[PDB]
RNA sequence: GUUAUGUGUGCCCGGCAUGGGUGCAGUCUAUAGGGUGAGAGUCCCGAACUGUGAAGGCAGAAGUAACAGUUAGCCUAACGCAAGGGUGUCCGUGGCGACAUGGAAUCUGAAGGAAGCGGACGGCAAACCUUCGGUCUGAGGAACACGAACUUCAUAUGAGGCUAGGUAUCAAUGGAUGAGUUUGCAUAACAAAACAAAGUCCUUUCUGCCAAAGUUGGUACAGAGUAAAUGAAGCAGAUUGAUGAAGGGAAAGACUGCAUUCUUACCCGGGGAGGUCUGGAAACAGAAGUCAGCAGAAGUCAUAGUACCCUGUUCGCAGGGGAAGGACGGAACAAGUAUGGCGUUCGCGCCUAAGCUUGAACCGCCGUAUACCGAACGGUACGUACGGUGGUGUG
Numbered sequence: 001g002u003u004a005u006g007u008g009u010g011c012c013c014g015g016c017a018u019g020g021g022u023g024c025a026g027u028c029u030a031u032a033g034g035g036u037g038a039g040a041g042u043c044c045c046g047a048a049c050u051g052u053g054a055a056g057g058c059a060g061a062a063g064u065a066a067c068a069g070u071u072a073g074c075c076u077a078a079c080g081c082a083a084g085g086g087u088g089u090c091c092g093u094g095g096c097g098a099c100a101u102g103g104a105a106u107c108u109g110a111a112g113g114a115a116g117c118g119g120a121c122g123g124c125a126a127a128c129c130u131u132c133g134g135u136c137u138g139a140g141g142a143a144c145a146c147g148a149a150c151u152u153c154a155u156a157u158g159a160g161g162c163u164a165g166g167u168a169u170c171a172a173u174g175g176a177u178g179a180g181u182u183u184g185c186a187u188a189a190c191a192a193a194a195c196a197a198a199g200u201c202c203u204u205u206c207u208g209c210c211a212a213a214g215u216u217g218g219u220a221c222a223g224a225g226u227a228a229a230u231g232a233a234g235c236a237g238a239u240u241g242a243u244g245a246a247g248g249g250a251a252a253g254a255c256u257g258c259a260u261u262c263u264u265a266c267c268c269g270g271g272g273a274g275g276u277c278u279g280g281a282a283a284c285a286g287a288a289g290u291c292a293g294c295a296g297a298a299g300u301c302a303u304a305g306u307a308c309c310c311u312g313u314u315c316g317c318a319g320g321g322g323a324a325g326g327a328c329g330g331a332a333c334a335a336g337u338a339u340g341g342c343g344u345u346c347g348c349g350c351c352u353a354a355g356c357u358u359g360a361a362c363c364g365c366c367g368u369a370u371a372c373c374g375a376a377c378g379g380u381a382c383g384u385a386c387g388g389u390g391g392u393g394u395g
Base pairs, nucleotide, nucleotide: 002189003188004187005186008266009112011271012270013269014268015267016113019262020261021260022259023258024257025256026255027254028253029252033045034044035043048070049069050068051067052066058208059207060206061205062204073124074123075122079118080117081116084108085107086106087105089104090103091102092101093100094099128248129247130246131245132244134239135238136237137236138235140146150234151233152232153231161226162225163224168219169218171216172215173214174202175201176200177199180195181194182193183192272291276287277286278285279284299328300327301326303325308321310319333359334358335357336356337355340351341350342349343348361392362391363390364389365388366387367386368385369384370383372379373378
C1' cells in the first nucleotide's frame, strides 16, 4: 500500500457442547515402497510427482547439484453462502395513537454462542533430554513520585532508530534451509521490499545490457533531513503462531464411538423495574424501551421477596437464601481553603480540614475469572465481570 486501537451489541435468571480435560474401546501413522531388528509409529534406504533452484552485476530463459513438500491427521485466507440486526427514505396491512408487522432501499452480519456454513491459497503435525538462535515478559508513568508490580544507569540540553550523502578504513559477495529485523520514527498486524541469527547442504547450461561495474555490512571522524519517547546492560522468566537450528533417543502421535467432567457475551427459553412516549378529563389502559470503569456505601421509590436457587418430598409443600435498568440519597474518598494552630531572621516557612467550595468528562495498566482476533506484540468499550492502581481536567 491494506487495516486495528471512540462510535453495532454490551442487563438479570435459566438451558445446552457443536469448545476444553479425563477414562475405556476400536481403527490408523511418515511419498509410495522397501530394509534392519525379538519388536519399528520411532531407526535406515527410498523411486515418482510437486515446489525452490544456484558464485562479478542487472534482467531473461533452462530445470542440472542440492534441499523441501508429499504421514495418520488438524487448522485456515481471499472469496462465496448466510440465520439475524440497523435506518429523521419510501409502499402494503392493522391501530384514534404511541406503535406494530410485511416489503423495498440500504447498511450490517464483529476479535467475546446461528457455540454460523462453504472454501482452503497458506500453515501445522510424535514422548523426553542436551546444545546454539530469534522474539516477548518482569505494569503504568519525562518512564519521579505513588504503587502489590525486577535493578542500575542514559533520555526533549533531543538519548536513541531510520533516511540520502561525502570523506577514511577494512571485508564481503551464488543459491537452498530459515526464525527474525528494519522500511526516516504514536503503537501493532498484514503486504511489499531490503537485510538477516544459530547451523546444515550444493558448486549446472543458455541470451542480452553493464566492467578498476555494481551492491551490501563493520567500525571510525564531521554534518544534515527527520519526532504523539524511549534506549542500554544486568539478573530472572516465557516461547504448541506446534519460533529458527544442531546431537542424542525402539519415544509416542492421531482419528472415531461410548463415558465422565469443567466452561462459555452475538445460540435456545424466560424476566423488564424507574423514567419516557400514546389514548383518556381522570381513574385507568396501552407502546416502545432499558443495561458504560473513571468520588459513591448504608439507606430509601420500584419489578420483588416475584422468577429463580439450596435442602426437606405427604408431587401443587414445609424452612433457609435470592435478580436485572434508573432516579434519589451522600458513609467514605480526592482537590483546594486558617477564620485553628506549631515555627517565627518580621518578610515569612509548616501542620491540621470541623465547616465552606468543587470532582463534567477521559487515558490507560495489572491481578483473578472467562472468551476471542493474532503465540507473543497490538487489540475486542480500560473485551467483559470483580478487585488493585497511576495520570489528564473546568471556579